The RNA (23S rRNA, nucleotides 1 to 548) from Porphyromonas gingivalis has 489 modelled nucleotides. An Rfam search finds the family "Bacterial large subunit ribosomal RNA" in it. The reconstruction used 129,576 particles. Hiregange et al. published it in Nucleic Acids Res. in 2025: "Structural studies of ribosome from an anaerobic Bacteroidetes human pathogen Porphyromonas gingivalis". The depositors describe the entry as "Porphyromonas gingivalis 70S ribosome (W83 Strain)". Among the 45 different proteins in the entry, which are not shown, are Small ribosomal subunit protein uS8, Small ribosomal subunit protein bS16 and Large ribosomal subunit protein uL13. Ions in the entry include magnesium, zinc, potassium and sodium. Method: cryo-electron microscopy, resolution 3 A. The entry became public in 2025.
[PDB]
Context: one part of a larger RNA, bound to proteins that are not shown
């Protein structure tokens, strides 16, 4: 002399356990209901937004169209979004009750490698 | 020439 | 040939048709598992049985 | 003596069955829940097609 | 006069 | 334990 | 058996001051309502803040008995 | 009068019935 | 005992 | 009348009417619609699935099958300066009760990893 170790505290990293919390599960009760479908079903594809839709929801009338009843100021669905517009001459909402509803599928004019190919026959377009 | 609308399947009761 | 009806799909619960094995028996083969599991078929809100050639004493 | 069917609690792990071994396994009765009985074939009347 | 099959109608029992 | 006439 | 029943809805009661606090619903006081002291939100735990809740009230249509 | 026939019975090989017949 | 039936059979009022 | 049954098989004795059908409650079970309950769970628990779940992945196929919830009352989600090429990151002002609540954001435990202080070697 501590090159480098070894034990303490103190701060620190990593990690992401713990304590709180959640409406996401389990069993269950008490009344209904107990079936959809050739008038095309369950399940799907493909589409549809002011912007690219991934989910919802809807069919080429496509986040939607009429009516009747309730209702009264904010509405244009969700993923931490801004425009544009809509409405008290009642919008958005909600409850009947209605119109559109593309192509596979029992798939039903004939095939077919689902969501496609090809036909007849009677009309209107061309 | 191409479209949009119809109809055009198969068993059973019946006629 | 006008006509109504079926087909496909779909939770359990009923009816039917077919129907194992491992296990248990301290081994196994009659017995058992068990008219279960599993395929198939077909209702209905329930289905099925139901009204004595019956039990008894 | 009791009276159609079904479900529950007893009857009971009893009668039985059974290499009488492992084991399976009721029925009457009795108490309850609900309660409900009806309908053709034939004999017989009559119409109608067909057939000897 | 008679043999079926058809719907009616008569009625199904300890 | 009925029914038919 | 034909008036109900459901499928939207409408009313629907009572708090105030100090204190701590970023903030009161939380403490202390004084009050009020109750056929309403379940809830759930609301800058901490709220019968009296806001949805509500007990209790009353309602269907133009279309299903159900 | 009239009263459910290839029915009840029956051999033979099986099953369901608690029950291995 | 009872019921059921593949096969051969088969009455009664 | 006959026939049929009362655990082999005869005979009395009781009982019943085969070979035709229909038939409500009492009895089971929930896909799904409404009301509620729980000395039932709190994110490796509870459905396999609080979330993008039967979804990524994996298989030729029939199948098999996960991880993954929390800033704050309010996004007020940090203009604007300071070193860097750049926020890569950080120091700072600002919000805000809190920023060692800063986006992987409440609490923030252990293995593990470091830095400084003390005493040893």
């Nucleotide at each position: 002399u501590a090159a480098g170790g070894g034990c303490a505290g103190a701060c620190g990293g990593u990690g992401g356990a713990u304590g709180c919390c959640u409406a996401g599960g389990c069993u269950c009760u008490c009344g209904g209901a107990g079936g959809c479908g050739a008038a095309g079903a369950a399940g799907g594809a493909c589409g549809u937004g002011a912007u690219a839709a991934g989910c919802u929801g809807c069919g080429a009338a496509a986040a939607g169209c009429u009516g009747c009843g309730g209702g009264a100021a904010u509405c244009g669905g969700c993923a931490c979004a801004u425009a544009c517009g809509a409405a008290u001459u009642g919008a958005u909402c909600c409850g009947c009750a209605g119109a559109u509803a593309u192509c596979c599928g029992a798939a039903u004019g004939g095939g077919g490698c689902a969501a496609c190919c090809c036909g007849u026959c009677a009309g209107g377009c061309c | 020439c191409c479209u949009g609308a119809c109809a055009c399947a198969u068993g059973a009761a019946u006629u | 040939u006008u006509c109504a009806u079926g087909a496909g799909c779909g939770a359990a619960c009923g009816c039917g048709g077919g129907g194992a094995a491992c296990u248990g028996a301290a081994a196994c083969a009659u017995c058992u598992c068990a008219u279960u599991a599993c395929c198939c078929g077909u209702a209905g809100g329930a289905g099925a049985a139901g009204a004595a050639a019956a039990c008894a004493a | 003596g009791u009276g159609a069917u079904u479900c529950c609690c007893u009857c009971a792990g009893u009668a039985g069955u059974g290499g009488c071994g492992a084991g399976c396994g009721a029925a009457c009765g009795g108490g309850g829940a609900u309660u409900a009985g009806c309908c053709c074939a034939a004999a017989c009347c009559g119409g109608c097609u067909u057939u000897g | 006069a008679g043999u079926c099959g058809g719907g009616g109608u008569a009625a199904u029992a300890g | 334990c009925u029914u038919c006439g | 058996u034909a008036g109900a029943u459901a499928u939207a809805g409408g009313a629907g009661a009572a708090c105030c001051u100090a204190c701590u606090g970023g903030a009161a619903a939380g403490u202390a006081u004084g009050g009020c309502c109750g056929a309403a002291g379940a809830g759930c939100a609301u800058g901490a735990a709220a019968g009296c803040u806001g949805c509500g809740u007990a209790u009353c009230c309602g269907a133009c249509a279309u299903a159900u008995c | 009068c009239c009263u459910g026939a290839g029915u009840a019975g029956c051999g033979c090989g099986g099953g369901a019935c608690a029950c291995g017949a | 005992a009872u019921c059921c039936u593949g096969u051969g059979u088969g009455a009664a009022u | 009348g006959g026939c049929g049954g009362g655990g082999c098989c005869c005979a009395u004795c009781c009982c019943g009417u085969a070979a035709g059908g229909c038939u409500a409650a009492a009895u089971a079970c929930u896909c799904c619609c409404g009301a509620g309950a729980g000395a039932c769970c709190g994110a490796u628990a509870g459905u396999g699935a609080a979330c993008c779940a039967g979804u990524a992945c994996c298989g030729u196929g029939a199948g098999g099958g996960a991880a993954a919830g929390g800033u704050g009352a309010a996004a007020a989600g940090a203009a604007c300066c300071u070193c860097g090429a750049a926020c890569a990151g950080a120091g700072g002002a600002g919000u805000g009760c809190a920023a060692u609540a800063g986006a992987c954001c409440c609490u923030g435990a252990a293995c593990c990893c470091g830095u400084c202080u003390g005493c040893c070697u």